[PDB]
RNA sequence: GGUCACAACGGCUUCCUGGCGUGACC
RNA sequence: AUUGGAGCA
Ligand code: DSH
Ligand code: AMP
Numbered sequence: 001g002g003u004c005a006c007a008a009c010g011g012c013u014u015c016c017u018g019g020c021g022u023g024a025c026c
Numbered sequence: 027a028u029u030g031g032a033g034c035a
Stems, first nucleotide, its partner, number of pairs: 001026006009018001011034003015031002
C1' cells in the first nucleotide's frame, strides 16, 4: 500500500443498508 | 449531518 474478517450502534429482529471499534492475510 | 430501511406494535 492492497484485501478481508469480526463488529459498538434499534423498543424489538436467523432480513437490508450503513460501520464506532478490533483483528487477520497479502 | 449513519443514528436508518423492511417488518411487529
Ligand atoms: N447488518 N444508520 C443507523 N443505524 C443503523 C443503520 C444505519 N444505516 N443500519 C443499522 N443500524 C448489521 C445489523 S442491526 C444492524 C443499527 C440498527 O439501528 C441497530 O441498532 C444496529 O445497527 C444493529
Ligand atoms: O465512515 C463512512 C461514512 O459512514 C461516514 O462518512 C458517515 O456518513 C458514516 N458513518 C460514520 N461512522 C459510522 C458508524 N459508526 N456507523 C455507520 N455509519 C457511519
Primary citation: Huang et al., Nucleic Acids Res. (2020), "Crystal structure and ligand-induced folding of the SAM/SAH riboswitch". The RNA (Chains: A,C; Chains: B,D) with a sequence from Roseobacter sp. has 35 modelled nucleotides. It is bound to 5'-S-(3-aminopropyl)-5'-thioadenosine (DSH) and adenosine monophosphate (AMP). The entry also models sulfate ions. The entry is indexed under Pseudoknot; SAM; Riboswitch, RNA. The depositors describe the entry as "Crystal structure of the SAM-SAH riboswitch with decarboxylated SAH". Method: X-ray diffraction, resolution 2.17 A. The entry became public in 2020. Crystallisation conditions: 0.01 M Magnesium Sulfate, 0.05 M Sodium Cacodylate pH 6.0, 1.8 M Lithium Sulfate monohydrate.